[PDB]
Context: one part of a larger RNA, bound to proteins that are not shown
C1' cells in the first nucleotide's frame, strides 16, 4: 500500500434429451417347468421372464495369436472338425469344444499419450474478408498445451557426422503439379412418367351336327333333315288326341382364315395366339427407343476455370542439429480371498472384497500344481477402423412365389376385425362369404287383401333363380300315395312266400321254357350162393339114482322130467350182422347229367380155368399113440460103495403104430370162357313235355309276410 | 277309427355341397433404411350436397395445390362443360394445410381451468374531433397469435450481473 487471482453461483445466449419403434441388434440381468423315470449336485439355461440402450444391420476387428512347420500372418463368416483320442460331467444323466483344410468375403486398415515441437500458441471459438479456405482481427477456448513432427514395421540400427550421417531438420535457388477444401464451372450421372408397339372378331349352324379316307384330304368319299324328343294345357278309360310349351356360335366345324423378335400373361357374356388388354425392344457385339424429372444424390469430369492447395530436385550455392537418439498404456497388471462363471481341466472368465507388479537380463503367452533354468511365439493393459453376416417371428419401401389351404379351411380376422363383444381392470377379443345364359330386366298392373298379404298378373332362359341370390347334403316333419302291416320287445339272421314301384337277359309257323328221356357212364339199393372146419352137442339105447303129470288119491303111468350111469349110434344144431363181415346174379327204384387226348401196337385179351371132391393110391413127405424098439436122462429109499426096490424125468431112432396129416400124381366134377373170334369192356348240348309272334316270357331288383334261427 | 309303419314324390325343414375364391399361408427379391420435442407414435374430437360407417381428410376437414394425364363421376345431385384456358372423390407428386391432443413442456386438469411475458385484434364509455348527423380517435371490456416446462450444452462486448474467511499483493 493496494487491487486482484480463483472458484461456485444467477443470468442472457445457443443447442441437446425425452417418449416412438423396438422385427433384428447391442448390452445388461435373468425363471421355474423339464429330466435324471426319485431327487438336492445336474440338466433346462448361462434359456424364459425383467430392464437399460442402437443401427441399419449391429455386433467385430489389425497380436502379450496360433504354433511346435519344409511353416502361418484384423477382424467376419461359411464350411470344415468332432458330437470327436480334447474334454467336461451324481463322471451319470448328461454334456463338449479349438486349431489347422477346404472355403466365402475382402487391394483394410488405423492415433495417440512418453523424442526438439516452438524468434508473442503454430489452435481454437466468435468476428469480419475472400463466394470459403484464406485474409484478418478480436474473443479468449488454449502454454496445465493446441498445433507440426516422429510414433519401437522405422528413421540406414549402426556406423559415412551436415560436406549428406547416417538421420532427422532448416534454408535457398532451381524443376514439377495436385485429387480435395473454397469459390466458379460443366457434363453425364441417377430418378418418376413410360412415351410407345403382330395377328380372324372369318365363314355356316335341332337338317352339314357328324363319319370316312393310318397318307387319301384345296379335295374325295361319306352321313346330316320339314324327323326327333320330353316338358302344359285341353282332351282321353287310362292312352290317343288336341292344343300348348321349349333348341343364347369366347361353342361347333368348317375356313387350308391370319400373325409369329409379341402362342409370356389377363380382360371379353359356355373352353380365345389373332375380341379388349398387355410383354417384346435384348447385362455381352447387337448394350431398346420416349417425355418429364432432376436437392448430385460411389458417374464422370482421368477430375474445364477461378481462389485456397499440393510435390520433388537426398539438385544446393542448403541451414541447423543428427557420430547419438533410439520418447509403446497400473491400484491395471499381478496375486490372495469370495463368489459367480467356464467344455477349460491344481482354474475361461468376470465382478466383488482385500492385495497389489516391471533390475527394465523386460513385459505377456507356451492347456498337470511347483520351483528352477532354458528354449519357443508374441508385446497387453488409452484410442479409430467398409466388405463378406444377421433379421430369428412384432419390423417399412419395393419384386418374385409356392406339387399351401379352400370359408368350422385357411390368418383373429375374406366381412365397416383384431373391431362387434366381453369381463373392475389387468385384459379378454368373435361371429359374419358368391342374383342374373346378361341385365334388375328387382315383378308394372289387376285384384282380394285392414295391413302384411293372397291370388292373379306381369319378368325374366332359368325365379325348383324374387334379393335366403351356385348348389342346397343330412338329421328332423307335413304331405302325397300307399290298396303295407300290428300277442307286444323293437329293429335282426336266415328262409320262402306273397306284393313290388323293380332290373337285366332270352324269345319259337326248322329258334326259347318247364318238366321226361339217355352210351358208357359216371354211384348209392333188392335178390338168390358161400366163410372153410377138428370138435362136441345130441342122439338112440340101455342103464341106476331120480319121484312128478293123470285120480277123488293110490296104482297104471320106475319116468312128467329135470337127473345120473352105463350100452350104442355118427343121422342130426351149433360155427349167430364170428367158420367170410364171401360172392356175384339185373333189384330198377334212387342222383345232388353228362358229354370231346389219340397219337394208336390194339377192342391185344377172352377157349381153360377153377374147384369141393369121388377115385386112387401110390410116392414121399407133416403128424397124436401105442410101441419104447430105446437109449440118454438117472433122482429117491435104513443106496459110502455094492447087490435090491422105486421106475419118475427126458429122449433117439425106431414102429413109418397111427388109432395119424399131406406134397405129388392118376382116375371125377364144376365152372366159364370156348362155341365164333366176332367182341370190345378206353365218352349222351339232343330229343321229347308248353309258353307272345311284338309283346312277352324263363331269369335277376324292391316290400310285405310267415317258419326258424 | 289310433299309432306306428312304410314307399315313393313333392313338399317344407336346413345350410350342408361343390364349385368358385383380390382372403389366408409359405418363400425369395430390392431399397436411392427407416420417426420425433423443428412435437412423434399412438390418442381424441372433429370435418361431405344430402355420410352412419368405412375411408379419406384436419376448420384450407371425405379437401387445397404442383404436377403428370386426358371426361368422368352416376344413389339422386350438377354442371354444356369439350376448339377446353381442362374430367377425374383420376394418377402421381415436390405444395402446402394440419383441430383437438400427444412423451407433451407457462401452470393446470375426470376442469376445454387457470395462468404469466409479449404483440395484435375488437368494442358501452370517454374524449376527441364540435364535422350535426357524422366521424374519428382512444380508454373499462373481451378475443387471438405467439413466448414462457425442465434438464444438458455453448456463449456472451472484446463481457452479464453476482458470491465467497478459495485467494493478490
Nucleotide at each position: 500500500c493496494a487491487g486482484a487471482c480463483c472458484u461456485g453461483a444467477g443470468u442472457g445466449u445457443g443447442g441437446c434429451a425425452g417418449g416412438a419403434c423396438c422385427a433384428c441388434c447391442c448390452g445388461c440381468u435373468a425363471a421355474a417347468c423339464u429330466u435324471a423315470a426319485g431327487c438336492a449336485u445336474a440338466u433346462u439355461a448361462c434359456u424364459c421372464a425383467g430392464c437399460g440402450g442402437a443401427g441399419g444391420a449391429a455386433a467385430a476387428g489389425a497380436a502379450a495369436a496360433c504354433a511346435a512347420c519344409c511353416g502361418u500372418g484384423a477382424u467376419u463368416c461359411u464350411c470344415u472338425c468332432a458330437g470327436u483320442c480334447a474334454g467336461c460331467g451324481g463322471c451319470g444323466a448328461g454334456c463338449g469344444a479349438a486349431g489347422a483344410g477346404g472355403g466365402a468375403u475382402u487391394c483394410a486398415a488405423c492415433u495417440c499419450g512418453u523424442u526438439g515441437c516452438c524468434g508473442a500458441a503454430u489452435c481454437g471459438g466468435g468476428u469480419c474478408u475472400u463466394a470459403u479456405a484464406u485474409g484478418a482481427c478480436c474473443u479468449c477456448g488454449a502454454a496445465c498445451u493446441g498445433u507440426g513432427g516422429c510414433a519401437c514395421c522405422a528413421u540406414u540400427u549402426u556406423u559415412g557426422u551436415g560436406g549428406c550421417c547416417g538421420u532427422u531438420c532448416u534454408u535457398a535457388u532451381a524443376g514439377g503439379g495436385c485429387u480435395g477444401g473454397u469459390g466458379c464451372a460443366g457434363g453425364c450421372g441417377u430418378g418418376g412418367c413410360g412415351g410407345a408397339a403382330u395377328u380372324c372378331a372369318a365363314u355356316u349352324g335341332c337338317a352339314a351336327a357328324g363319319c370316312a379316307a393310318a397318307c387319301c384330304c384345296g379335295u374325295u368319299g361319306c352321313u346330316g333333315a320339314a324327323c326327333a324328343c320330353a316338358u302344359u294345357u285341353a282332351c282321353a278309360a287310362c292312352c290317343c288326341u288336341u292344343c300348348a310349351u321349349g333348341u343364347g356360335a369366347g361353342u361347333a366345324u368348317u375356313g387350308a382364315g391370319c400373325c409369329a423378335a409379341a402362342g409370356a400373361a389377363g380382360g371379353u357374356g359356355u373352353c380365345a395366339g389373332c375380341c379388349c388388354a398387355u410383354u417384346a425392344c435384348a447385362u455381352u457385339c447387337c448394350u431398346u427407343a420416349g417425355c418429364c424429372a432432376c436437392g448430385g444424390a460411389g458417374c464422370c469430369u482421368a477430375c474445364g476455370c477461378g481462389c485456397c492447395u499440393c510435390c520433388u530436385c537426398a539438385u544446393g550455392u542448403u541451414c541447423g542439429g543428427u557420430c547419438c537418439a533410439a520418447g509403446a498404456g497400473a491400484g491395471u497388471a499381478g496375486c490372495a480371498c469370495u463368489g459367480u462363471u467356464u467344455g477349460g481341466g491344481a482354474a475361461u472368465g468376470c465382478a466383488g472384497u482385500g492385495u497389489c507388479a516391471a533390475g527394465c537380463c523386460g513385459g505377456c503367452a507356451g492347456g498337470u500344481a511347483u520351483u528352477u533354468g532354458u528354449c519357443u511365439g508374441c508385446c497387453a493393459a488409452g484410442g479409430u477402423u467398409a466388405a463378406a453376416u444377421a433379421u430369428a417371428g412384432a419390423g417399412u419401401a419395393g419384386g418374385a412365389a409356392g406339387a399351401c389351404c379352400g370359408a368350422u379351411a385357411g390368418c383373429g380376422a375374406a366381412c365397416a376385425a383384431g373391431u362387434a363383444g366381453c369381463g373392475u381392470g389387468a385384459g379378454c377379443g368373435a361371429a359374419a362369404g358368391u342374383u342374373u345364359g346378361a341385365a334388375a330386366a328387382g315383378u308394372a298392373c289387376u285384384u282380394u287383401g285392414g295391413a302384411a298379404a293372397g291370388a292373379g298378373a306381369g319378368u325374366g332362359a332359368c325365379a325348383u333363380a324374387g334379393a335366403a341370390c351356385c348348389u342346397g347334403a343330412a338329421a328332423u316333419c307335413g304331405u302325397g300315395a300307399c290298396a303295407a302291416c300290428g300277442a307286444c320287445a323293437a329293429u335282426g339272421g336266415a328262409a320262402g312266400u306273397a306284393c313290388c314301384u323293380u332290373c337285366a337277359u332270352u324269345u319259337c309257323u326248322u329258334u326259347u321254357u318247364u318238366u321226361u328221356a339217355c352210351g358208357g357212364c359216371c354211384a348209392g339199393a333188392c335178390c338168390c350162393a358161400a366163410c372153410c372146419u377138428c370138435g362136441c352137442c345130441g342122439c338112440g339105447c340101455a342103464a341106476u339114482u331120480u319121484c312128478g303129470g293123470u285120480u277123488c288119491a293110490a296104482c297104471a303111468u320106475c319116468c312128467u322130467u329135470c337127473a345120473c350111469u352105463g350100452u350104442g349110434c355118427g343121422g342130426g344144431u351149433u360155427u349167430c350182422u364170428c367158420u367170410u363181415u364171401u360172392g356175384a346174379g339185373g333189384u330198377c327204384a334212387u342222383g345232388g347229367g353228362g358229354u370231346g387226348c389219340g397219337u394208336g401196337a390194339g377192342u391185344g385179351g377172352g377157349c381153360g380155368g377153377a374147384a369141393u371132391a369121388a377115385a386112387g393110391g401110390g410116392u414121399c413127405g407133416g403128424u397124436g399113440u401105442g410101441u419104447u424098439g430105446u437109449g440118454u436122462g438117472u433122482g429117491g429109499g435104513u443106496u459110502u460103495u455094492u447087490u435090491c426096490u422105486c421106475u419118475c424125468a427126458c429122449u433117439c431112432u425106431c414102429u413109418u403104430c397111427c388109432u395119424c396129416c399131406u406134397u405129388c400124381c392118376c382116375u371125377g366134377u364144376u365152372c366159364g370162357u370156348g362155341c365164333g373170334u366176332c367182341u370190345c369192356g378206353a365218352c349222351g348240348c339232343u330229343g321229347g313235355c308248353g309258353a307272345u309272334g311284338g309283346a312277352a316270357a324263363u331269369g335277376g331288383g324292391g316290400u310285405g309276410c310267415c317258419c326258424c334261427c | 277309427a289310433a299309432c306306428g309303419u312304410g314307399u315313393c314324390g313333392c313338399g317344407a325343414u336346413g345350410g350342408a355341397u361343390g364349385a368358385c375364391u383380390u382372403g389366408g399361408c409359405u418363400u425369395c427379391c430390392u431399397a436411392u433404411u427407416u420417426c420425433g420435442u423443428u412435437g412423434a407414435a399412438g390418442a381424441a374430437c372433429g370435418c361431405a350436397g344430402c355420410a352412419a360407417a368405412g375411408u379419406g381428410c384436419g376448420a384450407u376437414a371425405a379437401g387445397u395445390g404442383g404436377u403428370a394425364u386426358c371426361a368422368a363421376u352416376u344413389g339422386c345431385a350438377g354442371a354444356a362443360u369439350c376448339a377446353u384456358u381442362u374430367c377425374a372423390u383420376u394418377g402421381c407428386c415436390c405444395a402446402a394445410u394440419c383441430u383437438u391432443u400427444g412423451a407433451a413442456c407457462g401452470c393446470a386438469a375426470a376442469c376445454g381451468g387457470c395462468g404469466c411475458a409479449u404483440g395484435g385484434g375488437a368494442g358501452a364509455a370517454g374524449c376527441u374531433c364540435u364535422c350535426u348527423c357524422g366521424a374519428g380517435c382512444c380508454a373499462u371490456c373481451c378475443c387471438c397469435g405467439u413466448g414462457c416446462a425442465u434438464g444438458c450444452c455453448a456463449c456472451a462486448u472484446u463481457u452479464c450481473u453476482c458470491a465467497g474467511u478459495g485467494u493478490c499483493g
Molecule: ALPHA CHAIN OF THE LARGE RIBOSOMAL SUBUNIT 28S RRNA, nucleotides 1 to 709; 5.8S RRNA CHAIN OF THE LARGE RIBOSOMAL SUBUNIT, nucleotides 1 to 169
Organism: TRYPANOSOMA BRUCEI